An RNA structure (23S Ribosomal RNA, nucleotides 6 to 525) from Thermus thermophilus HB8, in which 539 nucleotides are resolved. The work is reported in "Structural basis of Cfr-mediated antimicrobial resistance and mechanisms to evade it" (Aleksandrova et al., Nat.Chem.Biol., 2024). An Rfam search finds the family "Bacterial large subunit ribosomal RNA" in it. The literature on the family includes a 2001 paper in Science by Yusupov et al., "Crystal structure of the ribosome at 5.5 A resolution". Entry title: Crystal structure of the A2503-C2,C8-dimethylated Thermus thermophilus 70S ribosome in complex with mRNA, aminoacylated A-site Phe-tRNAphe, peptidyl P-site fMTHSMRC-tRNAmet, and deacylated E-site tRNAphe at 2.45A resolution. Method: X-ray diffraction, resolution 2.45 angstrom. The entry became public in 2023.
Context: one part of a larger RNA, bound to proteins that are not shown
RNA sequence: AGAUGGUAAGGGCCCACGGUGGAUGCCUCGGCACCCGAGCCGAUGAAGGACGUGGCUACCUGCGAUAAGCCAGGGGGAGCCGGUAGCGGGCGUGGAUCCCUGGAUGUCCGAAUGGGGGAACCCGGCCGGCGGGAACGCCGGUCACCGCGC
RNA sequence: GCGCGGGGGGAACCUGGGGAACUGAAACAUCUCAGUACCCAGAGGAGAGGAAAGAGAAAUCGACUCCCUGAGUAGCGGCGAGCGAAAGGGGACCAGCCUAAACCGUCCGGCUUGUCCGGGCGGGGUCGUGGGGCCCUCGG
RNA sequence: ACCGAAUCCCCAGCCUAGCCGAAGCUGUUGGGAAGCAGCGCCAGAGAGGGUGAAAGCCCCGUAGGCGAAAGGUGGGGGGAUAGGUGAGGGUACCCGAGUACCCCGUGGUUCGUGGAGCCAUGGGGGAAUCUGGGCGGACCACCGCCUAAGGCUAAGUACUCCGGGUGACCGAUAGCGCACCAGUACCGUGAGGGAAAGGUGAAAAGAACCCCGGGAGGGGAGUGAAAUAGAGCCUGAAACCGUGGGCUU
Numbered sequence: 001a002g003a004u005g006g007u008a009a010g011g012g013c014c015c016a017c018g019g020u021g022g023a024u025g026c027c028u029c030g031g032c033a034c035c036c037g038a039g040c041c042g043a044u045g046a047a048g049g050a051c052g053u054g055g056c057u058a059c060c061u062g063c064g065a066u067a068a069g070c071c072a073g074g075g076g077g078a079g080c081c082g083g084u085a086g087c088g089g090g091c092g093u094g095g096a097u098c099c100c101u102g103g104a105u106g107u108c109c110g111a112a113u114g115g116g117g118g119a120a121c122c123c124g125g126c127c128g129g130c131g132g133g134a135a136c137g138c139c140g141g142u143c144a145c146c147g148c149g150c
Numbered sequence: 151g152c153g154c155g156g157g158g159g160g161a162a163c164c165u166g167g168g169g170a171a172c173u174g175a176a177a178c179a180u181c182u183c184a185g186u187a188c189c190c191a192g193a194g195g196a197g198a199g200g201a202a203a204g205a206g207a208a209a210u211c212g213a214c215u216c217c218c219u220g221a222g223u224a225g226c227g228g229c230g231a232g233c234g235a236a237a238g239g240g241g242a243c244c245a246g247c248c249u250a251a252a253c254c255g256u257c258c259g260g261c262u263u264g265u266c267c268g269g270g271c272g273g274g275g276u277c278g279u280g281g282g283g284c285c286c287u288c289g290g
Numbered sequence: 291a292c293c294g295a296a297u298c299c300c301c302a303g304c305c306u307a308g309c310c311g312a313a314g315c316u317g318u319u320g321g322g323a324a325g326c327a328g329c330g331c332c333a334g335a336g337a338g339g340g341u342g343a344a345a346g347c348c349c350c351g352u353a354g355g356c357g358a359a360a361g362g363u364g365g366g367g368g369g370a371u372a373g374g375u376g377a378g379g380g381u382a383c384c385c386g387a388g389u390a391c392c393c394c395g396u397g398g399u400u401c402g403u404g405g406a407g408c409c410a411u412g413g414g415g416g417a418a419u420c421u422g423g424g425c426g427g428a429c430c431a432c433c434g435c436c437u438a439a440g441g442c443u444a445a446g447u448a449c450u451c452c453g454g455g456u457g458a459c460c461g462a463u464a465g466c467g468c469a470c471c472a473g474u475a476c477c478g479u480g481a482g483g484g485a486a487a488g489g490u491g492a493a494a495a496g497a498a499c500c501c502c503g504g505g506a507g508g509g510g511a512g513u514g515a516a517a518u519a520g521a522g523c524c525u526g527a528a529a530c531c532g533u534g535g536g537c538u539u
Base pairs, nucleotide, nucleotide: 010539011538012537013536014535015534016533017532018531019530025524026489027488030460031459032457033456034455035454036453037452038450039449040159041158048109049108050107051064052063053062055087056086059083060082070103071102072101073100074099075098079091080090081089114123115122116121124143125142126141127140128139129138130137131136145156146155147154148153149152150151163194164192165191166190167189168188174181178228204211205210215242216241217240218239219238225233226232246442247441248440249386253273254272255271256270257269258268259267260266278420280385281384282383283381284380285379286378287377288376291375292374293373297370298369299368300367301366303363304362305361306360308356309355310354314329315328316327317326318325330347331346332336338350339349340348391415392414393413394412395411396410397409398408401427422437423436424435425434426433476483477482496523499510500509501508502507
Other pairs, nucleotide, nucleotide, family: 008009cHS008010cHS020529tHS021528tHS022526tWS022527tHS023526tHS024525cWW028461tHS028462tWH030465tSS031465tSS042111tWS043113cWH043157tWS045111tHS045112tWS046112tHH046158tSS047110tHS048119tWS049120tWS052067tWS054057tHS054060cWH054082cWH057059cHS058084cWH059471cWS061068cWH073359cSS074307tSS076097tHS077095tWS077096tHS078092tSS078095tHS079096tWS101360tSS109119cSS117119cSS131133tHS133135tHS144157tWH160161cHS160194tWH162195cWW162449cSS163448cSS164197tSS169185tWS169187tHS170186tWH171184tHH172183tHS173182cWW174231cSS175230cSS180230tWW181230tWS181231tWS181402tWS185186cHS194196cSS195448tWS196447tWH198215tWS199214cSS200213cSS200444tHS201245cWS201246tHS201443tWH202212tHS203390cWS203423tSS204435tHS206207cHS206208tHS207426cWS213445tWW214446tWW220237tHS221236tHH222223cHS222234tWS223235tWH224234tHS225400tSS227230tHS227231tHS227402cWS230402cWH231402cWW242446cSS243445cSS243446cSS244444tWS245443tWS245444tHS246296tWS250276tWH250385cWS251275tHS251384cSS252274tHS252282tWS262264tSS277280cWS278437tHS280420tHS294372tHS295371tWH302364tHS307357tHS311335tWS311353tHS312332cSS312335tWS312351cWH313346tSS313347cHS319323tWH320322tHS320343tWS321342tSS322342tSS323325tHS334353cSS335352cWS337351tHS341345tWH345348tHS358359cHS358360cHS364366cHS387418tHH388389cHS388416tWS389417tWH389439cSS390416tHS399407tWW401404cWS401406tWS404405cHS404406tHS411412cHS417438cWW418422cSS418439cWW450451cHS450452cHS460464cSS461469tWS462469tWS462488tHS464469tWH467472tSS468472tSS468487tWS472486tHH473474cHS473484tWS474485tWH475484tHS478480tHS478481tHS490494tWH490519cSS491493tHS491495tHS491516cWS492514tHS492515tHH493514cWS494517tWW495513cSS495519tWW496520tSS496521tWS497511tWS497520tWS498511tHS503505tHS503506tHS512520tWW513517tWH514516tHS514519tHS
C1' cells in the first nucleotide's frame, strides 16, 4: 500500500412450543313446518297480577293465613320430604312420594261491582259475632250500574 | 220489591259499522293499490249464508255453504295501467222449519156504549200446480 | 193410522291416569363391548332411544293386546216427547206499508253514466191482497219464472293459543326475539325498543395431605383410558402477543 472478516441496539424470514381468541366438527334440554286431534273462559269474580307462603330460602316452581300444601275416589308399587346438595329433622307395603278426576281453602288488585283511588291502598252503611267493649278495632254475611219479566 | 241476564278476556279465524296512503298508471286527477292496512262493535268453537218475489232460455233447474271447472271466458276500462264475473258441468255435505193476517174462544182496558175500539193469551194458519179462512157434501 | 225431531232420556264410543308385552350366553381386545370369534334363540315385535364404543334377544320401547270409580264429550245406536196428514163445491174474508212503485242522491255487481236493467237505500211523492204483485239488462207487446216488505235452521267451510304424529326442516351468528331464570338485562317520560349467554368425565372419582404465596395462582401428591378433559373445563382454526432456535441485516 492493498484486501477480506467477526458486530445486532433493534429489525426481517423460517421452525418449535405456548398465550389470547372461540371458528370448525360432533352433540341437543330448543325451535320450524305440515297433518291430525281438540277448542272458549268470566259476578260461583276470568285473563293477568301484587304481596305472602319452607325449621334454615336470593331466585324459579308449586301453593294461598288450611299457603311446596287439606279431604275423597281412581291409578301405581318402593321409595320419598320440588329445582337443591348441606345442616337439622321426618314419612312409606297398615301402600308414601308421584300421576288422573272431583271437592275444600283460596290475602289484596284486576270487568272489579258499597264508596274513593296515583291497580294491588284507603274510607263506609246494614245484620251477626269477638274483647272489659259504649267509644276503638277485628271476623263472617250483605250493599254498583244497566237491561228484561210480574 | 223479587228473580233472571249483561259487563271482561281470548293467538289466528268470522261477521257487521267506519276506512287510508305509499305504490302502479315509467308525470298525474278518473282509475289502481283496496274495501286492503287499520280503528270500532259483535259472535262463537266456528262465523257468515240459507229453504226462491232465485237462476235465465233449457218447453230447464230447484235452500245455503265449500272445493274443482267453466275462465283470465263474458264483459268492465283516462277501452290506459289494469280490473274481472255468472249460469252450466264435476264434487263435499245434505234438512228443512216457526210465525203475521182472515176466522174462533177467552181476559183486561177505554167511555163515541158496543153487533164497539184497542191490548194481552190460547186456538187456527203458513203456500206458488197458489195457499189459507169461512159455509155445504164426502172420507176418518 | 203411519210419519217423527235440530228437544229430552239411556247407551256404546272417545278424552282427561295407566297396564301386559317374545328371544343370549361364552371367549377375546379394551377403562368399557354392543366390536371381533364360537354356538344358539325370538319375531303380528329388525320403528326409534339408551346402556363406558357399533346390542332384534341387557334397559326404555316396538308389533299385538288391555284399562276408568270420577269429570268431560257423545254428530253414532235406542227410547220418549214436540210436531206433522184428506177430496170436491160455494164464498171472495186473509196472505207482512210509509212497503211495493216512480223520481232525486249513492252504494253493490264484471258494469267507471253507459242502451243501465237487477239488489240495497238517505230525500220527495205514494198503492193494491191473486183478476194482487216482483223478475227475465232501457221500453212495449207476447210468452214464461217467482211470490217482497216477520224469524230460525245442523252438516260440508276457516283458523291454530293448546295436544300429538311426521320431515331429501335448523343445529347455538342457524332454528322462535328467548335451547340457558327473556319479553329478562339494558334503552326510552311513555307508547315502545330489546340483547348476549349451550357442551368436564363413562362415573365427581371435582384433586385429601405437603410445599411457595396475604390471597390469587402454581409445584408435588392423588383420581382418570386421557388432566394443554381441572371446572376461566369437548374439539380448539385465524387475526393478535410471547419465549427459544436456524439464516440474515